Source information:
SARCIN/RICIN LOOP FROM RAT 28S R-RNA with a sequence from Rattus norvegicus: 29 nucleotides with solved positions. Method: X-ray crystallography, resolution 2.1 angstroms. The entry became public in 1998. The 1998 paper behind the entry is "Crystal structure of the ribosomal RNA domain essential for binding elongation factors".

RNA sequence: GGGUGCUCAGUACGAGAGGAACCGCACCC
Numbered sequence: 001g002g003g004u005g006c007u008c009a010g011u012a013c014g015a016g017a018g019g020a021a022c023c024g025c026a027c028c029c
Stems, first nucleotide, its partner, number of pairs: 001029006013018001
Other pairs, nucleotide, nucleotide, family: 007023tHS009021tHH010011cHS010019tWS011020tWH012019tHS014016tHS014017tHS
C1' cells in the first nucleotide's frame, strides 16, 4: 500500500425515491 469481512448508520443528508461520506475494528498479503 493492498485483499477481505465488518463498523461508522439506515446516522448525516434528501420533498420523496432513496441514502452516504469522514472517523474505527478484525484475519490476510
The source organism's lineage runs through Eukaryota, Vertebrata, Glires, Myomorpha and Rattus. Entry title: STRUCTURE OF SARCIN/RICIN LOOP FROM RAT 28S RRNA.